[PDB]
Context: one part of a larger RNA, bound to proteins that are not shown
RNA sequence: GAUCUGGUUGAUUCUGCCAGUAGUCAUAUGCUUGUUUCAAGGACUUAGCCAUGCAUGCCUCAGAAUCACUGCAUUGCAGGAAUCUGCGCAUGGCUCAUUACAUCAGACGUAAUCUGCCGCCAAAAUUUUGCGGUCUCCGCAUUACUGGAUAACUUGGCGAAACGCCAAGCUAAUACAUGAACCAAUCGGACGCUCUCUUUUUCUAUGUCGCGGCUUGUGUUUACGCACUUGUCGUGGCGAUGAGACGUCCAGCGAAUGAAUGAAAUUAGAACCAACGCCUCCACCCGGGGGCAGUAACACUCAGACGUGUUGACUCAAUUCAUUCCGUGCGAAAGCCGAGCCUUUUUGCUCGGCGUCUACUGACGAACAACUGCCCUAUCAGCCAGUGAUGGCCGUGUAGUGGACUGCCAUGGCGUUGACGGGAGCGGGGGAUUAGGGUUCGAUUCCGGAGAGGGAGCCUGAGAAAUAGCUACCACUUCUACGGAGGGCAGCAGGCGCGCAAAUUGCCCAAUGUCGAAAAAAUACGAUGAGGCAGCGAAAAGAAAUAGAGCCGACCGUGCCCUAGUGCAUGGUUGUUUUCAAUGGGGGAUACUCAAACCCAUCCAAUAUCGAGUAACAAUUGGAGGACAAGUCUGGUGCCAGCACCCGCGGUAAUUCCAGCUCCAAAAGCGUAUAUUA
Numbered sequence: 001g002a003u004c005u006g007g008u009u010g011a012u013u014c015u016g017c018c019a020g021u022a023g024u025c026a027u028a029u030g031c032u033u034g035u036u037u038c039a040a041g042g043a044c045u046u047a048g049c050c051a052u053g054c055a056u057g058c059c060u061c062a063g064a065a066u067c068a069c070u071g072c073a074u075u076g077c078a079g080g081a082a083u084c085u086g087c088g089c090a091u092g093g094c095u096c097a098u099u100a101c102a103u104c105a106g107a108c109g110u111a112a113u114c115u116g117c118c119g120c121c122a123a124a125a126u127u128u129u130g131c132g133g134u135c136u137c138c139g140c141a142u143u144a145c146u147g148g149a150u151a152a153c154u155u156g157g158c159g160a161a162a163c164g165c166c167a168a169g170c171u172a173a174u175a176c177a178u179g180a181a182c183c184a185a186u187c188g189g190a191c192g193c194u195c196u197c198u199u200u201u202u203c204u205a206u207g208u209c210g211c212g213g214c215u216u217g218u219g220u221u222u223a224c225g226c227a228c229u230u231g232u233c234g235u236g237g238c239g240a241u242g243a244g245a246c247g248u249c250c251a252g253c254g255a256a257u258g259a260a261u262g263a264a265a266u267u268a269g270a271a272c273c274a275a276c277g278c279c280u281c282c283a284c285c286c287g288g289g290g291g292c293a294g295u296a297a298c299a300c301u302c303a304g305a306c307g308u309g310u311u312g313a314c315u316c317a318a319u320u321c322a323u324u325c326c327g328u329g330c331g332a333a334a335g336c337c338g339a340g341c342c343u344u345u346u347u348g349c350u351c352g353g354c355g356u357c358u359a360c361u362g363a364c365g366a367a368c369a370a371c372u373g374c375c376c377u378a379u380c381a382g383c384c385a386g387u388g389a390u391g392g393c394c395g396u397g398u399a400g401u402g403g404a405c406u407g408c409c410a411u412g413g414c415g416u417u418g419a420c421g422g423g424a425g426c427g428g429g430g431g432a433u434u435a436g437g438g439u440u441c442g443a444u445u446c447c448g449g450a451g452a453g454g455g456a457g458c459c460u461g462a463g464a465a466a467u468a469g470c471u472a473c474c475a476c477u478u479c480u481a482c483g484g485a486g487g488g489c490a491g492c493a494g495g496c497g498c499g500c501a502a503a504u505u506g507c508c509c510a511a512u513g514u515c516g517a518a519a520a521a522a523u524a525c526g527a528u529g530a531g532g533c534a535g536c537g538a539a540a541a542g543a544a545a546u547a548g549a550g551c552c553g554a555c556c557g558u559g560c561c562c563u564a565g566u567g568c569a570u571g572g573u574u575g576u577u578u579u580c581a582a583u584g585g586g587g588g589a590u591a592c593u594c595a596a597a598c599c600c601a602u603c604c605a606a607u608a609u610c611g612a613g614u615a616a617c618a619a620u621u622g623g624a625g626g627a628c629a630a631g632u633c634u635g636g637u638g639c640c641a642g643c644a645c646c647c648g649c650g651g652u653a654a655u656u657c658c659a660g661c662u663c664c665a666a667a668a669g670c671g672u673a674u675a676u677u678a
Stems, first nucleotide, its partner, number of pairs: 004020004021678001023676002026674006035543003041536001042498001048496003052493003057087001063084001069079002094451003104373003109368001113366002119361001122358001129141005146177002153169006188250005194245002212233001214231001254325008277292004282287001309316001335354007375423003382414002389411005395405002426448003430441001432439002453474002456471003476487001479484001506533002509531001512530001513528001515526001549579002552575009620666005625647002631661001634659003642649002
Other pairs, nucleotide, nucleotide, family: 006626cSS007018cWW008015cWW008016tWH009011tHS020628tHS020645tHS022677cWW032538tWW033668tWS034544tWS038540cWW039539tHS040445tWS040537tHS045046cWS045498cWS045499cWS046498tWS047095cHS047451tWS051494tHS052505tWS054529tHS056088tWS057086tWW057516tSS057526tSS058086cWW058516tSS059063cHH059085cWW060062tHS062335cSS063173cSS065067cHS068080tWS071076tWS072074tHS072075tHS078523cHS080081cHS084172tWS084173tHS090461tHS090463cHS093452cWW097450tWS098450tWS099102cSS099425tWS099426cWS100374tWS100424tWH101103cHS102374tWH103373cWW104427tSS107370tWS109112cWS111313tWS112400cSS113399cSS115364cWW117363cWW118361cWW124185tHS126127tWS128145tWW128180cWS129143cWS135137cWS145180cWS146178cWW149173tWW149175cWW150172tWH151171tWH152170tWH152171cWW160480cWS160481tWS160483cHH160484cWS161484tWS162164tWS162485tSS174355tSS178179cWS178333tHS179180cWS179330cHS179331tWH179333tHS185186cWS196210cWH198207tWH199200cWS199206tWH201202cWS204301tWS209211tWS209243tWH210244tWS211241cWW213232cWW214229cWH214232cWW215229cWW216228tWW217227tWH218227cWW221224tHH229231cWH241242tSS241243tWS242243cHS251253tWH253329cWS254327tWS261262cWH261319cWW262317tHS281288tHS283286tHS293303tWS293304tWS296303cWW297299tWS298299cHS305306cWS310314tHS310316cWW311313tHS329331tWS332334cHH332356cWW334355cWW343346tHS367399tWS368400tWS378418tHS378419tWH380420cWW381415tWS381416tWW382419tSS384412cWW385411tWW388391cWH389412tSS390412cSS392403cWH394406cWW396405cWW397402tHS429430cWS429442tHS431440cWW455472cWW455473cWW457466cWW458466tWH459464tHH461463tHS466469cWH475488cWW477486cWW478485cWW480483tWS489492tHS489493cWH491529cSS494505cWS499501tHS501502cSS503535cWS504534cWW507595tWS508531cWW508595cSS509530tWH510532tWS511531tWS514527cWW523525cHS533596tWS533597tWS545546cWH545618tWS546614tWS547581cWW548581tWS551577cWW552577cWW555573cWW556572cWW557569cWW559569cWS561565tWH562564tHS562565tHS580613tWH583612tHS584611tHS586610cWW587609cHS588603tWW589605tHS590591cHS590592cHS590601tWS592600cWW594596tHS594597tHS594598tHS604605cHS611617tHS622629tWS623629tWS623630tSS628629cHS628645tWH629664cSS631660cWW637640cWS637654tWH639650tWS640650tHS641650tHS642657cSS644647tHS648656tHS650654tWS654655tHS
């Protein structure tokens, strides 16, 4: 399969526990193995130790002669020794040592941030330079343009060593440097000593009037002159008709500080006064009086604008002024291929597709955070507050939040739904088994996390505390001509070690990923102990082998003759018989695979040779009182040997012991262990 059965009695009916029983495809081990298909596989014990061996790199057409070397007759693209140039190298692989509201999950916050790589883009201050001269400043200029060292190399050299090492001498980079533009945007601010109505047409545009002076005491080289503005007066005005314009002067483009900017909420009656706004006599205009914009207007093109970013959610962005800045002022002094035209072509001059290249966003990702949820245990309960314990204050301090932290202050906070402590393993996906309900696992291949010699610490980078990085410490280790020097496989294979206990110093670099440069592949051509292939590998899952048939023997089994029987008939079945007849293993023409190597072969062709009836070309394992299948006993044996999951055998004519035979059960699997599930 949602059962148990076996075991307490004198029986009896009982409560009831052990034994068995089913799994675990979980570990070990024993036994025992036909193929063959489908296979995990040193976690566990000590995250024990490790020789060993091997396990990050790469360029295109698109940054760099160097005379090495190579290439080719030679050129010579190329190549390239051999570098300076970049990215990555901080996915891996391995483990669970670590761990417990911590972390894993759901489920979230990140308006509490930081984000290489990428898509998705976007840009305005300048001087260069040159020249010429000259002030080294100006002037001029069609301005075309630039700067400096250092690899690799050469030499010499050093040293026991090492990752040991100098030293000089030599030249390029998108490394380093200046960064170089004299060319052009709409755009602010500040001063004026400045000037005072811009362009045209008949009929026509605006953005028009500039428009102060005298002058008290007082003030100019000691006899001119402004002004102050007290006073007085001018276009009002008792001291400026400015507006407009013309100039000057400060970047208006990143960041920062400051400041300000952040909706569509009643009816105000309407009135006054102050404002603009508008119309009104003329005159081209200027000028020149009027009246209004609210009880009222109709014309010269003639009375009330173009402005509410971004989420439910910002002290958000985004803009202006002010003040300000040791990242941007990418804005081109550098490198391909491609082409034009000049030029011969080249120089020049063009055009075209790529390089070095900053800010903002996005991804991307990483950091940071709650609610919810997690395992043992009270002869674990209170815990919890030197300061950080709880909170409250300013600042720190950080990538930002936050006691993160100071400094101040309050006195808290937590717990019996159990806190605190103490127990146990990382934690999920999941895993496992239960009709059902449920149990139990979760090392490990799912994720997420964790971790990484022990232990801390750091530098760097977008990025790690970064483990085939440093640095120092512990513990351990190498090397030394012993100055000194120097190590770290919880990668992977290897070793040892431990222990119950776990495979190879194999192939390969296809696919996969993954990284790198990104096939001139014009020279095929990165790189890979990740990965993948095999090897190792009876944990596991797939399928399976001893064959068919007949004849005789012979047999039993029926039907009937027949008594039955021979027989016949009716059937089934044995066997040294008998045998022709079945016929794969299993191996081979092999065309035919595979990265490679490899695991089968059409069964054609001497139309493949070959290959089975047997001890073969092979059966195991464990039982035979019962539970639990299966002796009635052959022989042994003799409470012995020994047997017995538990019930019990066994002192001899034992059912369970010994052997034999026979049988049985399951089966190429089966014994076992331990645990675990029912």